[PDB]
RNA sequence: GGAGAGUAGAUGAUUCGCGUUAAGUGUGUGUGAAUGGGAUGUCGUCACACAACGAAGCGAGAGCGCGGUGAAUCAUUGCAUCCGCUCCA
Ligand code: ADE
Numbered sequence: 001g002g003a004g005a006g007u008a009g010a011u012g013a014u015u016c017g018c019g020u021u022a023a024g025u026g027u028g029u030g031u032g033a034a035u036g037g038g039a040u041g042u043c044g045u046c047a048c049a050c051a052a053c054g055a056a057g058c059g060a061g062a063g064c065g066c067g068g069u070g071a072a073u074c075a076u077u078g079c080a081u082c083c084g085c086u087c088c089a
Base pairs, nucleotide, nucleotide: 001088002087003086004085009077010076011075012074013073014072015071016070017069018067019066020065027051028050029049030048031047032046033045037083038082039081040080041079057064058063
C1' cells in the first nucleotide's frame, strides 16, 4: 500500500410484560450523559427539566384487542477524524 473485524443505535420476527383509571411513544425548547480496542466527536443515540398535542376498547369467562408501548432473545443492518488490531501484499 490492499482488504477486514469491532460502537451507540436502527428495522423486523418471536416471547414475556406494561398501559388502556393513559403511562409510554411521537413533537418543540433547554441542560447534560454515554458512544468499535485507545483518543476525539456529530445533523446519529440516551437521560432529565419545561411546553404543545394526543388514543380503542371489549368479552359470561378462559381471554381477545388497541398503543408510532417496555424488556429479553434471534435475524438483517451498523462510527466520522485519527491511532491500534487482524489478514494479504
Ligand atoms: N455515533 C456512534 N455510532 C454512530 C454511527 N454509526 N453514525 C453516527 N453517529 C454515530